[PDB]
Entry title: Cryo-EM structure of the EfPiwi (N959K)-piRNA-target ternary complex. The RNA (piRNA) with a sequence from Homo sapiens has 41 modelled nucleotides. Method: cryo-electron microscopy, resolution 3.2 angstrom. The entry became public in 2024. Protein in the same entry: Piwi. Primary citation: Li et al., Nat.Struct.Mol.Biol. (2024), "Mammalian PIWI-piRNA-target complexes reveal features for broad and efficient target silencing".
Context: bound to proteins that are not shown
RNA sequence: UUACCAUCAACAUGGAAACUUGGCU
RNA sequence: UCCAUGUUGAUGGUAA
Numbered sequence: 001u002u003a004c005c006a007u008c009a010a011c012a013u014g015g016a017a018a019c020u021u022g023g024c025u
Numbered sequence: 026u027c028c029a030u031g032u033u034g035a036u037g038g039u040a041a
Stems, first nucleotide, its partner, number of pairs: 003039004009033005
Other pairs, nucleotide, nucleotide, family: 007035cWW008034cWS015027tWW016026tWW021022cWS
């Protein structure tokens, strides 16, 4: 690479992840 | 095991 904006998937480096009944396989 | 900071495909809209 004519431009601007709404959703949403993969690849990089910022945390994290306890409750609660205890209880998924 | 998930969401953040992002770097990128494929979808939408517009434009007398």
Annotation:
The sample was in a buffer at pH 8.